[PDB]
T-BOX RIBOSWITCH STEM I; tRNA-Gly with a sequence from Oceanobacillus iheyensis: 177 nucleotides with solved positions. The 2013 paper behind the entry is "Co-crystal structure of a T-box riboswitch stem I domain in complex with its cognate tRNA". Method: X-ray crystallography, resolution 3.2 angstroms. The entry became public in 2013. It holds a match to the Rfam family "tRNA". Gene Ontology term of the family: triplet codon-amino acid adaptor activity. Rfam describes the family as follows. Transfer RNA (tRNA) molecules are approximately 80 nucleotides in length. Crystals were grown from: 50 mM Bis-Tris (HCl) pH 6.5, 300 mM Li2SO4, and 20% (w/v) PEG3350, VAPOR DIFFUSION, HANGING DROP, temperature 293K. NCBI's taxonomy places the organism under Bacteria, Bacillati, Bacillota, Bacillaceae, Oceanobacillus. The entry also contains Ribosomal protein YbxF, not shown here.
RNA sequence: GGGUGCGAUGAGAAGAAGAGUAUUAAGGAUUUACUAUGAUUAGCGACUCUAGGAUAGUGAAAGCUAGAGGAUAGUAACCUUAAGAAGGCACUUCGAGCACCC
RNA sequence: GAGUAGUUCAGUGGUAGAACACCACCUUGCCAAGGUGGGGGUCGCGGGUUCGAAUCCCGUCUCGGGCGAAAGCCC
Numbered sequence: 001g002g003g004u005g006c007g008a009u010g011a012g013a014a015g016a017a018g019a020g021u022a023u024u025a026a027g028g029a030u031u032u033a034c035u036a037u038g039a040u041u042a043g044c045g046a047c048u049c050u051a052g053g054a055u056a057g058u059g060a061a062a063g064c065u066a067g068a069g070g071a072u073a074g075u076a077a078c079c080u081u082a083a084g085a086a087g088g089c090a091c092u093u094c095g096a097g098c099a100c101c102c
Numbered sequence: 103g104a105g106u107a108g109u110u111c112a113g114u115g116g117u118a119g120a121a122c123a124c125c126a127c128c129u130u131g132c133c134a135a136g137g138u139g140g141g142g143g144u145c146g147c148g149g150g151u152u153c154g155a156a157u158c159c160c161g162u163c164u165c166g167g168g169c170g171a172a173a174g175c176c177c
Base pairs, nucleotide, nucleotide: 001102002101003100004099005098006097012094013093014092015091025081027079028078031077032076033075034074036072044063047069048068049067050066051065052064087133088132089131103165104164105163108122109121110120111119116153124140125139126138127137128136146162147161148160149159150158166177167176168175169174
Other pairs, nucleotide, nucleotide, family: 007096tSS008096tWS010095tSS010096tHS011095tHS011097tSS019086tHH020084tWS021085tWH022084tHS024082cWW026080cWW035073cWW037071cWW038070cWH042046tWH043045tHS043057cSS045057cWH045062tWS046059tWS056063cWH058062tWH059061tHS106112tWH106118tWS107108cHS107120tHH108142cHS113145tWW115152tWS115154tWS118143tWS119143tWH123141cWW129136tWH151155tWH152154tHS170172tHS
């Protein structure tokens, strides 16, 4: 210089919120949910119980549905400390360009 | 050969998996992101085999390709 889109019915920039929030670390705390896991031997397959369902085989007990009850962590939820952000619309000043492409 | 959740894909006889998308909380200025939770599936349809079929078998609907004079057959 060019091709689009958008812009005073406000481009863009700064400020202010956002917030000492989300959250990462170091602890405190030990209840709720979510997820993972359940000796060996049969078995492709098992946390435990119950009620239905259903069952060929293997098993002490099976795969579905519906509930209920257990410990181990790992988690998010609640506290303390130190750190700790962030994009656009709306707000407040400034007011003319910005985004993608060759 | 293809057909599976809204989409893109997995699932090689054990009642269906993940990502993205949707809802709810976080979260009252409004969105986005994020972090936790949940919901959703005649596996195109119907039979057959089997305790059990998305998976194997037969038929059938839709789509792509190939063979064939056609009927039909194959992937």